Released in 2019, the model rests on solution NMR data. This is an experimental structure of RNA with a sequence from Homo sapiens, with 23 nucleotides shown. The entry also contains RNA-binding protein FUS, not shown here. It comes from the structure "Solution structure of FUS-RRM bound to stem-loop RNA". The entry is indexed under RNA, RNA recognition motif, RRM, RNA BINDING PROTEIN.
Context: bound to proteins that are not shown
RNA sequence: GGCAGAUUACAAUUCUAUUUGCC
Numbered sequence: 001g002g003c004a005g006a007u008u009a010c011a012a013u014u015c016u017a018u019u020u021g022c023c
Base pairs, nucleotide, nucleotide: 001023002022003021004020005019006018007017009016
């Protein structure tokens, strides 16, 4: 960073987080 699974909470006026397994 991506792929699959799980959890919780909040917000904007122009790209969410937490967590388990694998590289």